[PDB]
Context: bound to proteins that are not shown
RNA sequence: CCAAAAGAAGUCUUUCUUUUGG
RNA sequence: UAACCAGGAU
DNA sequence: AGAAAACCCTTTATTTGTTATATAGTATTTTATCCTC
DNA sequence: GAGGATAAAATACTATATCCTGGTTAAAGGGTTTTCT
Numbered sequence: 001c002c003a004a005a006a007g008a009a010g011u012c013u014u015u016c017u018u019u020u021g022g
Numbered sequence: 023u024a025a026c027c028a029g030g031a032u
Numbered sequence: 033a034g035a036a037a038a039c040c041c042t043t044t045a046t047t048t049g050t051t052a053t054a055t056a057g058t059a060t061t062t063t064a065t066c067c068t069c
Numbered sequence: 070g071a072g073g074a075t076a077a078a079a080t081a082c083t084a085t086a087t088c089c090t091g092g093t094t095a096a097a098g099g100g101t102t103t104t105c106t
Stems, first nucleotide, its partner, number of pairs: 001022009024094008033106012055084015
C1' cells in the first nucleotide's frame, strides 16, 4: 500500500472495526 | 525477482 | 519377497591429458647471454 | 672457467559511451525407495 469476507451507521453506497491473503 | 545470450535505436 | 518405475544426490575429474582471430598499455617475473674477475 | 648483471621475452592484469526489448533458466548417471505383483 491493495484485494476478499463478516459486523455497525447513514446514504441507497461511503466511513469505522476484526480475520486471511499478499 | 535476478542472471545470461540475442536483437535494435540515437 | 522380488522386480520395476519413480526419488535423492552429485558434478561438469582434471592425466605419465579434448581447445589458437585483438590491440594497447604497464608491470613483474624469468632467462640468456655477455662482461668481468 | 665461474659468477653476476643487464637486455629480452614472456606471462599477468586492466580498459574499451548511453538507452530499450525479447527468449531461457540442466543433463546424466548411480544408488535407493516405494509400490505392485